Primary citation: Milicevic et al., Nature (2024), "mRNA reading frame maintenance during eukaryotic ribosome translocation". Solved structure of RNA (25S ribosomal RNA, nucleotides 420 to 1442) from Saccharomyces cerevisiae, 968 nucleotides shown. It holds a match to the Rfam family "Eukaryotic large subunit ribosomal RNA". Rfam 15.1 lists 107,465 matches to the family in 2,616 species. The entry also models zinc, magnesium and potassium ions. Released in 2023, the model rests on cryo-electron microscopy data to a resolution of 1.97 angstrom. The depositors describe the entry as "80S S. cerevisiae ribosome with ligands in hybrid-1 pre-translocation (PRE-H1) complex". The entry is indexed under Eukaryote, ribosome, translocation, elongation.

[PDB]
Context: one part of a larger RNA, bound to proteins that are not shown
RNA sequence: GGAAGGGCAUUUGAUCAGA
RNA sequence: GGCCAGCAUCAGUUUUGGUGGCAGGAUAAAUCCAUAGGAAUGUAGCUUGCCUCGGUAAGUAUUAUAGCCUGUGGGAAUACUGCCAGCUGGGACUGAGGACUGCGACGUAAGUCAAGGAUGCUGGCAUAAUGGUUAUAUGCCGCCCGUCUUGAAACACGGACCAAGGAGUCUAACGUCUAUGCGAGUGUUUGGGUGUAAAACCCAUACGCGUAAUGAAAGUGAACGUAGGUUGGGGCCUCGCAAGAGGUGCACAAUCGACCGAUCCUGAUGUCUUCGGAUGGAUUUGAGUAAGAGCAUAGCUGUUGGGACCCGAAAGAUGGUGAACUAUGCCUGAAUAGGGUGAAGCCAGAGGAAACUCUGGUGGAGGCUCGUAGCGGUUCUGACGUGCAAAUCGAUCGUCGAAUUUGGGUAUAGGGGCGAAAGACUAAUCGAACCAUCUAGUAGCUGGUUCCUGCCGAAGUUUCCCUCAGGAUAGCAGAAGCUCGUAUCAGUUUUAUGAGGUAAAGCGAAUGAUUAGAGGUUCCGGGGUCGAAAUGACCUUGACCUAUUCUCAAACUUUAAAUAUGUAAGAAGUCCUUGUUACUUAAUUGAACGUGGACAUUUGAAUGAAGAGCUUUUAGUGGGCCAUUUUUGGUAAGCAGAACUGGCGAUGCGGGAUGAACCGAACGUAGAGUUAAGGUGCCGGAAUACACGCUCAUCAGACACCACAAAAGGUGUUAGUUCAUCUAGACAGCCGGACGGUGGCCAUGGAAGUCGGAAUCCGCUAAGGAGUGUGUAACAACUCACCGGCCGAAUGAACUAGCCCUGAAAAUGGAUGGCGCUCAAGCGUGUUACCUAUACUCUACCGUCAGGGUUGAUAUGAUGCCCUGACGAGUAGGCAGGCGUGGAGGUCAGUGACGAAGCCUAGACCGUAAGGUCGGGUCGAACGGCCUCUAGUGCAGAUCUUGGU
Numbered sequence: 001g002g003a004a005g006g007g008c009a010u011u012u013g014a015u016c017a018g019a
Numbered sequence: 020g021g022c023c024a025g026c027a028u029c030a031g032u033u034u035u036g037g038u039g040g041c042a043g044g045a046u047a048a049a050u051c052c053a054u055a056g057g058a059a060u061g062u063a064g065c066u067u068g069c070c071u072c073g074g075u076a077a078g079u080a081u082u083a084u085a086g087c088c089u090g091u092g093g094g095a096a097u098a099c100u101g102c103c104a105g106c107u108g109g110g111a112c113u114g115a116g117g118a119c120u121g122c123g124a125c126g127u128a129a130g131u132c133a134a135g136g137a138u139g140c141u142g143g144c145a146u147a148a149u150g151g152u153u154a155u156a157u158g159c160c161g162c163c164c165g166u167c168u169u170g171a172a173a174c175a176c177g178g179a180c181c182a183a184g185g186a187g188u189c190u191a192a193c194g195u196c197u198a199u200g201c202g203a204g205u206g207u208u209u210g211g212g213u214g215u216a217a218a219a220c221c222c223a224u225a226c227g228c229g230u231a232a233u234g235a236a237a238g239u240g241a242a243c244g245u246a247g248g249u250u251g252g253g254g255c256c257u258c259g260c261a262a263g264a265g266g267u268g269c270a271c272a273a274u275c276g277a278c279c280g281a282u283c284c285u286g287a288u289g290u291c292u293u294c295g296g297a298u299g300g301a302u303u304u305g306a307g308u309a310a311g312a313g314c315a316u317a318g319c320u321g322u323u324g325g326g327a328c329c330c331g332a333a334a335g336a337u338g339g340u341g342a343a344c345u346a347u348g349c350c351u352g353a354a355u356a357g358g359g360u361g362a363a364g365c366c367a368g369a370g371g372a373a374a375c376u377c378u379g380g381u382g383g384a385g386g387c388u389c390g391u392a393g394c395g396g397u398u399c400u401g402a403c404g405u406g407c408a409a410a411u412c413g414a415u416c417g418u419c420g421a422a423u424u425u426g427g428g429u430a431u432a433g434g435g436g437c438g439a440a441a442g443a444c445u446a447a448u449c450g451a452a453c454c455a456u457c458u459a460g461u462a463g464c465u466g467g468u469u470c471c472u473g474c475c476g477a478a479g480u481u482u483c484c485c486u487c488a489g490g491a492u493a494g495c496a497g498a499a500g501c502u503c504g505u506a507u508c509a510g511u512u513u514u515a516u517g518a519g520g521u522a523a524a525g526c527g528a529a530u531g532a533u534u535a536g537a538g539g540u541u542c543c544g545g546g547g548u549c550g551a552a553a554u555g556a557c558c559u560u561g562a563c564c565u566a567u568u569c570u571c572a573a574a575c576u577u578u579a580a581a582u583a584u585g586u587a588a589g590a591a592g593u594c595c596u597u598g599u600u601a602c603u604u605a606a607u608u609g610a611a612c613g614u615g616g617a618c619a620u621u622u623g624a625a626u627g628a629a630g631a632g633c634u635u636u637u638a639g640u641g642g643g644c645c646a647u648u649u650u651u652g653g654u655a656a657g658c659a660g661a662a663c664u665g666g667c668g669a670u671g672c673g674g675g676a677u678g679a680a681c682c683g684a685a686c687g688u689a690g691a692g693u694u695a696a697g698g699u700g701c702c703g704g705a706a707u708a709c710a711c712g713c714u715c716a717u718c719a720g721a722c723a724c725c726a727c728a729a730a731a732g733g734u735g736u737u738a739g740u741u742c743a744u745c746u747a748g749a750c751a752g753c754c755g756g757a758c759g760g761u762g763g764c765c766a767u768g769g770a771a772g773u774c775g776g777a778a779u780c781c782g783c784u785a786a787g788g789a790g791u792g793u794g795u796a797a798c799a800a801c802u803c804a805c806c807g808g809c810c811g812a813a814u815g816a817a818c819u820a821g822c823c824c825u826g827a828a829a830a831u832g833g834a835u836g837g838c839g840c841u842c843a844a845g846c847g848u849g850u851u852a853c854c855u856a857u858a859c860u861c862u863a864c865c866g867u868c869a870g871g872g873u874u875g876a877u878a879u880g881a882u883g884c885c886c887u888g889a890c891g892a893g894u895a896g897g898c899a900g901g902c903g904u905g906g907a908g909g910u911c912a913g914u915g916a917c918g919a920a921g922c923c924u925a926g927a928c929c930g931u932a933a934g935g936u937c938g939g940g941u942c943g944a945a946c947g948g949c950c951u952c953u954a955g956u957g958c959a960g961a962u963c964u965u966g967g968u
């Protein structure tokens, strides 16, 4: 590596508010 | 102060260890000790027999030079199970609350505490580190929405995409409910007056509804009474500490009365002598009275007529427009090579006695013919079939001088025309054209029907229908509540007492089926057979009778369950005394209703009771289907039809791989713990756990619903049942015999123990069968049963049922879910540990519901704040609280050219959400918050509309 899109969770990158 | 942590001491929940003290039982059973008695899978000893060390075999021998078993007696221990308000270690999640108030513990008391919810100590960081957002990756999960449907991801329908538009409205008249005004009245708005002029303000008479009903009507028309009695009844009143007792009791409920009208009776005084209708009655009747409730306005919901939620017929009607196509007639024009055939008429000639035949020319006829132009359109069922073309193109074809083709003019017009007739043609329209209107025609039918959240939450059933795709009706559901709550009841049990005729059972009990034999009617229905002939004697088949016998019933039954089912289990009760009556009795006899009186701890079984009772009004639904059990039709069906319950529909979640219905369990958002069903080799979280067996399949098997397999078989293998044989030698094998009479008799063609026929003869017997068989024409001869020898302990038969196997054949390659698994990772069974659901327990948070506290102040949010408990599934559907849009009254003396609105913005914040707010960009003139008013107010769908892509 014969769809894509989605849910829960976290990694990584980017980005950002609060104090 | 913010972010992330570490430790300690606690608190709540929980998980996992260590250890202590008790209780029980057969006061464990055992072990152990003691004692008594035994035999053996027999220890020592002893005897016989071998011989390779020196041991072994057979006996005897019951403890000896091992031991064991059983009984009895004794004292313990330990296991198992249970208890402790015994001690203690490790781990995880949680820290809700926010002065005090409480219950306690410890302390004599001060006070302290683990006692009505976390504090103390410490570290790092102080920002992208945490966290958010976003993209991606990874693990696991995740079918496409909407719709109809029992059932949709469906190989059912709509949907290529996007924007904008897009569907329960308004009105007349109404039901319920609610708010408001006034109230026996109410409504100013027809109109008048007035006005700052469609406003506001004011008003007379009417009129509407109500205050009276009832009857078809004439008509009559609502107090015996404190506007009644009784029972209950909130509240109030009196007494009482209180419980309770008594009084009064509005609303309301039940019931008996009274009054008005109708109906049916009765029929006084009086008299226009036929009027009048008093009085008293009744199993009759009214949408009535009985100290009025209505009227008006407004709102939601519901109803009816209306376009009537939106879109949709096929049709019907009225009035018009078409014969430029085509159909047909008419009028006037025009068009049609070249050939074949060779009709009438005519000319000449020949034959012939004649009649008349025959021949050669000529001529140029025909709804003739070949074939152009023309007109048509047969076949290729050719091309094309998103075309050159809404009928064409090519080839092949019909016809081609007359019922021919055709221009123009003209006529016929829609239930009409025209038709050499196909229902053809009548302008791509024809089994009734076109155009407009009626018309938004109607549709029990198809499609669609636009925001969020919260709470409740169905039905596919009853009855009726020209009803069967519909409706009305009851039921199920919501909402509003109302009266009370010292309370009532209940998909339940118990007790007592009924009812039932199904399961079962029964048929030597009735009915109906049904097998057989026996004893009697031979009268049996008679026959057969004799009997000379009878039935005379038998036999008989059939029936009848008697006692038996086998087997049956949805529409049989004596009996008769289980489940289900009626009633009762008190104060509205039990009893006692005596009042009413027109009923009843021979009769105060009774009946019913009363007045009075006694009887509250269990006021008279259990359990429960987010209470009980009551009313109104409306939605949806009125296709169902599935599982267990009962059950009908059917061979059966994933068939068709019933009963009860539970489910699915309407429902996710864990399990059954997968699946509407099965198992488990039902669902707010989270955390921790524990489980259900199901699992724990690997996929896959969890024991390649423990234990006893079974199974080897050249189609092994592997968890219910469920995704199939049977009869019959198998020295496969396992375990059993029964009958036998057996150390007095079982079965197998090997070896030896297996006779005499007798080659028996009979015979067979031939049999000689045996093709053979009867008996299986006697003796010797261990055995031997006139043989068990073979062989031979027969023989001769073998062979077996049989008997011996050996051998040494098991064997044979018939059965039963486990697993396995045969039985076992289908089509794309494929499914215990896959891999794979063989003392399993299969089958049966047992024991533990373990895994994990949205279930259970505990905690927090959200909401809902319920019960309460708090107007005593600084109190502006009593619709507030707060305390306490429980609960949370959801289609159709109901209701509630909210979000958003256009416009309107008010207000913020709101925002804005220093930038309104709009638009873009994997930038930020708030809300569960509808949404709201902010920043940045773009932009250019308006717009917003709040309180209210109002609607042409919210889109994903409708083969939606228009536009765009």
Stems, first nucleotide, its partner, number of pairs: 006160005012154005021144008029114010039103005051093007064079006123132003163178004179968006189325006196318006204228003210222003232239002247275005254267005277308002279305003282301003289294001328467002331464001335457006346431009355421001357389003360385001364381007393418003398414002401412002433449001435445002470901006480493001482491003494640002496637008508627002511625002513588005523578001524576002530572003535567001537565004545559003549555001592618004597613004602609001643667004648662002651659002672683003687864007697854003700838003706851001708850006720840001731825003735822010752809005758782003764776002788803001792801002865891009902957001904954008913946002921941004926937004
Other pairs, nucleotide, nucleotide, family: 011155cWW016147tHS017147tHH017149cWW018021cSS018148cWW044098tWH047097tWH048096tWH049095tWH050094cWW058081tHS058086cWW059081tWH059082cWH059085tWW061062cHS061080tWS062083cWH063080tHS070073cWW082085cWH115136tHS122134cWS126128tHS126129tHS132133tSS146148cHS164960tWS167171tWH168170tHS169679tWS171175tHH185958tWS185961tHS186467tSS186958tWH187468cWS188327tWS195319cWW202312tSS203229tWS203311tHS207222cHS209223cWW213219tWS214218tHS227314tSS231240tSS233280tSS234236tHS234237tHS238280tWS241307tWS244247cSS244276tWS252270tHS253268tHS259261tHS285298cWW286296tSS286297tHS287296tHS288295tHS290293cWW312313cHS325327tWW330465cWW332461tWH333460tWW334458cWW341433tWH341446tHS342345tWS342431tWH342436tWS346437tSS356390tHS361383tSS361384tHS362383tHS363382tHS371373tHS371374tHS392419tHS396397cHS396415cWS397415cWW403406cSS403408cWS406408tHS407411cWS432435cSS433452tHS434451tHS437443cWW438441tWS471932cSS476895tHS477894tWH478640tSS478669tHH479668tHS481492cWW495638tWW497897tSS504506cSS518583cWW519582cWW520521cHS520579tWS521580tWH522579tWS525528cHS526572tWH528576cWS529575cWS533569cWS534568cWW536566cWW541554tWS544560tWW545560cWW547554tWH550553tHS550555cWS589592cSS589623tHS590623cWH596614cWW603608cWW604606tHS629889tHS638896cSS639895cSS644680tWS647663cWW650660cWS653655tHS653656tHS666680cSS667679cSS670685cWH671685tWS671857tSS673695tWS675724tWS678726tWH681723cWS683695cSS694856tWH696855tWS698705tWS699705cHS704854cSS707844cWH714843tWW716841tWW718827cWS719843tWH721839cWW729827tHH730826tHS745812tWS746812tWH748811tSS748812tHS749811tHS749813tWS756786tSS757804tHS760761cHS761789cWH763777tWW763789tHS767774tWS768796tWS769796tSS770775tHS771797cHS771798tWS772792cWH772801tWH773793cWH773800tWW773801cWH783787tWW785806cSS787788tHS788790cWS790791cHS791802cWW794799tHS795797tHS832833cHS833834cHS835838cHH839844tWS843845cHS880883cSS893894cHS901933tSS902933tSS903956cWS915944tWS916944tWS918943tWS918944tHS919943tHS919945tSS920942tWS930932tHS